[PDB]
Method: electron microscopy, resolution 2.96 A. The entry became public in 2020. This is an experimental structure of RNA (12s rRNA) from Homo sapiens, with 943 nucleotides shown. The reconstruction used 150,347 particles. Koripella et al. published it in Nat Commun in 2020: "Structures of the human mitochondrial ribosome bound to EF-G1 reveal distinct features of mitochondrial translation elongation". The depositors describe the entry as "Structure of the human mitochondrial ribosome-EF-G1 complex (ClassIII)". The entry also models magnesium and zinc ions.
Context: bound to proteins that are not shown
C1' cells in the first nucleotide's frame, strides 16, 4: 500500500503468518577496461619503523591534528565577565574558561514510596520540611540533536600515589566470529607551529598499490546468478517411487514426477544472482457473542457546560 | 405517599417429633427389586432457636448482593456531571475459631441391586453444613454479560443473531492462540488462597455468525396387512447324507467370504473339462504373433441391497442489502417448465392380481477367470507338446433332503375291505 | 414308522468303475417332536406328492414349467423397530464405524524451585583528621613537600546434586466426561473423595427443551 495468498463440507468478521520495495553486511561460483566513494572487527597484547624545530641561547605550542562510541540528558538559551585577536592609559570590536537558571536518548510500574534530598534567620536560634502515580527515587541497552557536538587515551569512575612500562596516530603482527589495504614517495595545493627574513617539520593533507558494499562511459573478441504446480513471470523427458529430495506460504513422491538428480526450451537480472540478518517504528476501532466494564457506592486531584427548572 | 431496603426486639397458624388407651404383624421403599426398621402402622389429648402456600395473572425497595407470615421502632443522601487498580465502605452461597440446640435435607462414610470393572445414575442411618452471637482472603455465568451523565429517529439507514440504530464528556482494556484464573515480585486476621501479573518453546492458526446432509436410547399427530405381539400355518438351530468356508501331512489351484455370498462362477473335480504341481522335451517356438502373470485402485459389457419409493430435473424470475442457499398456502403471500421415475401401457383369465419395467447416486460393492481392453515383466520364457498326483478328515460351519405315530404302513384298490400295537 | 452310511453281485454309457444312475441278497446308525437365536405365507395363499425341459456320451438330494389335494388369522395401538407432515440440538462432513480427555514406563525441547557447591560483577574517598611559626628590610631576597580505605563489608549472572511443570510428538493397556435432552444438561466459587477422564451438597444464565387455544 493499487495489495496477494493462507481456517472450514461451503460463506460473511474483525484477523495471524508469508511475499510484492529499498538499504547496509557473509557463505557457493562468475567477474573486460578506466574513473569516483569507502576500508579494521572484538574497549584483548603488541614485534618492527615513521611520527614535533627555524630561531643569536630568552617566549611558543605537543590541553594541536588524528582515534575509539566501554560507561555517558555537563552539547542549546538566559544572567556575570579577566585570560585569546587586534591598536593601548582606557572606553570599544570578536571568541569563551568557571557559577545559577526552565526544557534536553529509549525500555521496565513486577522500581511504589524517595530518606534531609529543606525553610526562617548578618549571629548564637527554632520548625520538620520537600517531590512523585501527569511516572523522581530503582535497572538494562544504544553515542546524539550529522557546517556538528559531547567522554577519554593502559587501568584504578578521578590521580599523590598502586597495579607497571602500553600504538582508542598511522603501516603491520598474535586468538574465534563473516567483517582482514601497502611494514610506501613529498610538504610542490591547503592548514598548524615558530619568525626580523629569505626558511624546517608535520602516517594532518596530496598521490599510487588492493577489494563487488556502492556509482560512472565504453567494451564487433570475456557470460554467469535462481526459477518453471498456485501467490509470482516461464518445463518437452530420462531413472527411483511417501526411502531417495525442496522450498518463504499452500503442500508433493503409496509405478503418467510441468515439486526428486540431469542436457535442451522459457522467464527476472547481469559482471551479479537466490540462501541468512538488520532497518525503513502502526494504533482517531471497539467492550452482548472475536481478543475486551475489571461487583458497586463515595472520592484529593483532575476534565466539560451537557445549561435556562 | 408506598407494594418485599435495613437494623433491633417477641409469637407461630398449616406442615413434624415425642409422650398414652385401643387395633392389626407391619412401615419407609420404584418400570421391576433390594437393603433399612418389627419400642412399626392407624384416629385422638398433651408440643419448636431453620425454612413462611393461596397476596405471586403484582414490578415494588436496595448502589449492587439481595429483600415479600404479624406488631413496635430507628431509617433509605447530594438543585451542574464524570470520576480510582496513587484510597476508603459495602457485597449471594459455599471454608474456620471461641459458646449451644439439633425434626427434616445433605458433602464424607458403612450397607444393600445391574454392568467384565462403578469410589456415580436407585434406597437406607449419619457426620461438617443450612441455626443465635463475635472475629476472617473477599469469592461467581457478581449475565439483563450492554460504564455513568441527557437526547434522537420524514436530516442520520446495520457482515449475522440477540434486546433496531447514533450524538457531548470521562475513567479501565484489547490489538493471534495455548503455554498462563502461572512462578517470582508488590499487600493481606488468610500459610491448599485472594489482588496485579510474564519470559522460555511451536504453528498457520483460533472464535463469533448462517446453509445443507446425515444423527438423536428428540416431541406431537397418522400409518407398518406376514407387518408387533396380543396370534394362525410351514420351516432352520437336536440325528444322519450331500454340497461351499478354513485347517490338518503334502509339490499340489484362483475370485466370492455383513444385510447384497454358499449345491456361490458350475446348467458336471473320473478322462478335455485341472487357469494346480512333479517327471521328459522345444525354441517363427504355432498362427504377420501371443501371456489361464500381477492389477475392477483404467474400463466398455453383463448386476446386486438401498428403492415393497417419488423425485432426478436443460433454460428464467424473485427474495437473503446480489454469502453459503430458499422459493410452500386454490376463501391461494412466486413457478410455468425438453427428458428421465410412476402412473400412462404390453402378456396370462378382462377393469382385480400376477408377469414384466423401475432413473439421477451409496457401496473405489461381483466379474480384467461371459468376451474385448489399459499398466509392470517374459517372448531360448509365466509359453507350448506327453505320464502321474491333488477329490483323505484331528477339528469350527450356511443350505438342501430323509424321520421322529396311530392324521403311520402292507396286499391289491387310485381312497365302503383286510392285517402290523 | 423309515431308512443314511458301510459288504458283495448286476444293468445302461464310457478308452479304465475309484462317488455319479438304478436294482438285488442277509445284517443296518441316532432320533417318542429342538432352548437362547430366525424366515415364508393375505387363497389356489402355506403346505404334500407326481409329469416335462434345459443340462453330459455316461451324471446329483443341483436348476426352471406345469398338474393334484388344499385350511386358518385381516379385532387392536405402536409400550420393541421401521415411513410420511410440522419445530429443536449437532465441537461429525471420510458425515455416530465421527470427533474427544486422564494416567502408567520412555522418546525431542524448554523454564521453575532447591542447604550449597566455584568464578565473575555494582557500590567502597559525594566524609569523618592535622594545626604551625622564620631569618631579615643602605635596590629586596632566601624556608611552605603527613599516613586515612581493599575485605567473605553489598548485590546480580552463569551449570545444578534432585525435584516439578509446559509444549512438538505416536502407533503401548484400560475408561466416553464434553458436541443429541451425549443416554446423569452444560459453565461459576467452595469443600470433600477415588489411578483415571471425574462425582456429591450449596447460590446462579440458558449459550436447550417443556411439546406453545
Nucleotide at each position: 500500500a493499487u495489495a496477494g495468498g493462507u481456517u472450514u463440507g461451503g460463506u460473511c468478521c474483525u484477523a495471524g503468518c508469508c511475499u510484492u520495495u529499498c538499504u547496509a553486511u557473509u557463505a557457493g561460483c562468475u567477474c573486460u577496461u578506466a574513473g569516483u566513494a569507502a576500508g579494521a572487527u572484538u574497549a584483548c597484547a603488541c614485534a618492527u619503523g615513521c611520527a614535533a624545530g627555524c630561531a643569536u641561547c630568552c617566549c611558543c605550542g605537543u590541553u594541536c591534528c588524528a582515534g575509539u562510541g566501554a560507561g555517558u540528558u555537563c552539547a542549546c538559551c538566559c544572567u556575570c565577565u579577566a585570560a585569546a585577536u587586534c591598536a593601548c592609559c582606557a572606553c570599544g570590536a570578536u571568541c569563551a574558561a568557571a557559577a545559577g537558571g526552565a526544557a534536553c536518548a529509549a525500555g521496565c510500574a513486577u522500581c511504589a514510596a524517595g530518606c534531609a534530598c529543606g525553610c526562617a534567620g548578618c549571629a548564637a536560634u527554632g520548625c520538620a520540611g520537600c517531590u512523585c502515580a501527569a511516572a523522581a527515587c530503582g535497572c538494562u541497552u544504544a553515542g546524539c540533536c550529522u557546517a556538528g557536538c559531547c567522554a577519554c587515551a593502559c587501568c584504578c569512575c578521578c590521580a599523590c600515589g598502586g597495579g607497571a612500562a602500553a600504538c582508542a596516530g598511522c603501516a603491520g603482527u598474535g586468538a574465534u566470529u563473516a567483517a582482514c589495504c601497502u611494514u610506501u614517495a613529498g610538504c610542490a595545493a591547503u592548514a598548524a607551529a615558530c619568525g626580523a627574513a629569505a626558511g624546517u617539520u608535520u602516517a594532518a593533507c596530496u598521490a599510487a598499490g588492493c577489494u563487488a558494499u556502492a556509482c560512472u562511459a565504453a567494451c564487433c573478441c570475456c557470460a554467469g546468478g535462481g526459477u518453471u504446480g498456485g501467490u509470482c513471470a516461464a518445463u518437452u523427458u530420462c531413472g527411483u517411487g511417501c526411502c531417495a529430495g525442496c522450498c518463504a506460504c499452500c503442500g508433493c513422491g503409496g509405478u503418467c514426477a510441468c515439486a526428486c538428480g540431469a542436457u535442451u526450451a522459457a522467464c527476472c537480472c547481469a559482471a551479479g544472482u537466490c540462501a541468512a540478518u538488520a532497518g525503513a517504528a502502526g494504533c482517531c476501532g471497539g467492550c452482548g457473542u472475536a481478543a475486551a466494564g475489571a461487583g458497586u457506592g463515595u472520592u484529593u486531584u483532575a476534565g466539560a457546560u451537557c445549561a435556562c427548572c | 405517599c408506598c407494594c418485599a431496603a435495613u437494623a433491633a426486639a417477641g409469637c407461630u397458624a398449616a406442615a413434624a417429633c415425642u409422650c398414652a388407651c385401643c387395633u392389626g404383624a407391619g412401615u419407609u421403599g420404584u418400570a421391576a427389586a433390594a437393603a433399612a426398621c418389627u419400642c412399626c402402622a392407624g384416629u385422638u389429648g398433651a408440643c419448636a432457636c431453620a425454612a413462611a402456600a393461596u397476596a405471586g395473572a403484582c414490578u415494588a425497595c436496595g448502589a449492587a448482593a439481595g429483600u415479600g407470615g404479624c406488631u413496635u421502632u430507628a431509617a433509605c443522601a447530594u438543585a451542574u456531571c464524570u470520576g480510582a487498580a496513587c484510597a476508603c465502605a459495602c457485597a449471594a452461597u459455599a471454608g474456620c475459631u471461641a459458646a449451644g440446640a439439633c425434626c427434616c435435607a445433605a458433602a464424607c462414610u458403612g450397607g444393600g441391586a445391574u454392568u467384565a470393572g462403578a469410589u456415580a445414575c436407585c434406597c437406607c442411618a449419619c457426620u461438617a453444613u443450612g441455626c443465635u452471637u463475635a472475629g476472617c482472603c473477599c469469592u461467581a455465568a457478581a449475565c439483563c454479560u450492554c460504564a455513568a451523565c441527557a437526547g434522537u429517529u420524514a436530516a442520520a439507514u446495520c457482515a449475522a443473531c440477540a434486546a433496531a440504530a447514533c450524538u457531548g464528556c470521562u475513567c479501565g482494556c484489547c490489538a493471534g492462540a495455548a503455554c498462563a484464573c502461572u512462578a517470582c515480585g508488590a499487600g493481606c486476621c488468610a500459610c491448599a488462597g485472594c489482588u496485579u501479573a510474564a519470559a522460555a518453546c511451536u504453528c498457520a492458526a483460533a472464535g463469533g455468525a448462517c446453509c445443507u446432509g446425515g444423527c438423536g436410547g428428540u416431541g406431537c399427530u397418522u400409518c407398518a396387512u406376514a407387518u408387533c405381539c396380543c396370534u394362525c400355518u410351514a420351516g432352520a438351530g437336536g440325528a444322519g447324507c450331500c454340497u461351499g468356508u478354513u485347517c490338518u501331512g503334502u509339490a499340489a489351484u484362483c475370485g466370492a467370504u455383513a444385510a447384497a455370498c454358499c449345491c456361490c462362477g458350475a446348467u458336471c473335480a473320473a478322462c478335455c473339462u485341472c487357469a494346480c504341481c512333479a517327471c521328459c522335451u522345444c525354441u517363427u517356438g504355432c498362427u504377420c504373433a501371443g501371456c489361464c502373470u500381477a492389477u475392477a485402485u483404467a474400463c466398455c459389457g453383463c448386476c446386486a441391497u438401498c428403492u415393497u419409493c417419488a423425485g432426478c430435473a436443460a433454460a428464467c424470475c424473485c427474495u437473503g442489502a446480489u454469502g453459503a442457499a430458499g422459493g410452500c398456502u386454490a376463501c391461494a403471500a412466486a413457478g410455468u417448465a425438453a427428458g428421465c421415475g410412476c402412473a400412462a401401457g404390453u402378456a396370462c383369465c378382462c377393469a382385480c392380481g400376477u408377469a414384466a419395467a423401475g432413473a439421477c447416486g451409496u457401496u473405489a460393492g461381483g466379474u480384467c477367470a461371459a468376451g474385448g481392453u489399459g499398466u509392470a515383466g517374459c517372448c531360448c520364457a509365466u509359453g507350448a507338446g506327453g505320464u502321474g498326483g491333488c477329490a483323505a478328515g484331528a477339528a469350527a460351519u450356511g443350505g438342501g433332503c430323509u424321520a421322529c405315530a396311530u392324521u403311520u404302513u402292507c396286499u391289491a384298490c387310485c381312497c365302503c375291505a383286510g392285517a402290523a400295537a | 414308522c423309515g431308512a443314511u452310511a458301510g459288504c458283495c453281485c448286476u444293468u445302461a454309457u464310457g478308452a479304465a468303475a475309484c462317488u455319479u444312475a438304478a436294482g438285488g441278497g442277509u445284517c443296518g446308525a441316532a432320533g417318542g417332536u429342538g432352548g437362547a437365536u430366525u424366515u415364508a405365507g393375505c387363497a389356489g395363499u402355506a403346505a404334500a406328492c407326481u409329469a416335462a425341459g434345459a443340462g453330459u456320451a455316461g451324471a446329483g438330494u443341483g436348476c426352471u414349467u406345469a398338474g393334484u389335494u388344499g385350511a386358518a388369522c385381516a379385532g387392536g395401538g405402536c409400550c420393541c423397530u421401521g415411513a410420511a407432515g410440522c419445530g429443536c440440538g449437532u465441537a461429525c462432513a471420510c458425515a455416530c464405524c465421527g470427533c474427544c480427555c486422564g494416567u502408567c514406563a520412555c522418546c525431542c525441547u524448554c523454564c521453575u524451585c532447591a542447604a550449597g557447591u566455584a568464578u565473575a560483577c555494582u557500590u567502597c574517598a559525594a566524609a569523618g583528621g592535622a594545626c604551625a611559626u622564620u631569618u631579615a628590610a643602605c635596590u629586596a631576597a632566601a624556608a611552605c613537600c603527613c599516613c586515612u580505605a581493599c575485605g567473605c563489608a553489598u548485590u546480580u549472572a552463569u551449570a545444578u546434586a534432585g525435584a516439578g511443570g509446559a509444549g512438538a510428538c505416536a502407533a503401548g493397556u484400560c475408561g466416553u466426561a464434553a458436541c443429541a435432552u451425549g443416554g446423569u444438561a452444560a459453565g461459576u466459587g467452595u469443600a470433600c473423595u477415588g489411578g483415571a477422564a471425574a462425582g456429591u451438597g450449596c447460590a446462579c444464565u440458558u449459550g436447550g427443551a417443556c411439546g406453545a387455544a